An RNA, together with DNA: 37 nucleotides with solved positions. Method: cryo-EM, resolution 3.15 A. The entry became public in 2024. Primary citation: Kottur et al., Nat Commun (2024), "Nucleic acid mediated activation of a short prokaryotic Argonaute immune system". The PDB entry is titled "Cryo-EM structure of the SPARTA oligomer with guide RNA and target DNA".
Context: bound to proteins that are not shown
RNA sequence: UGAGGUAGUAGGUUGUAUA
DNA sequence: TATACAACCTACTACCTC
Numbered sequence: 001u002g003a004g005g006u007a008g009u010a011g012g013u014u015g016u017a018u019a
Numbered sequence: 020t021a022t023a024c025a026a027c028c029t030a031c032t033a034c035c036t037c
Base pairs, nucleotide, nucleotide: 003036004035006033007032008031009030010029011028012027013026014025015024018021
C1' cells in the first nucleotide's frame, strides 16, 4: 500500500523459587 | 547456563467491512 476493526499463530523479557 | 509459573512486551498472517 484508500482505510478501520476483529482474531490466530509465534516468540521474548522481568520477578521470585530450583538446577 | 537450564525446568516450571505469573505479569508484561512485540511482530507477523488472514479474513471481514457493519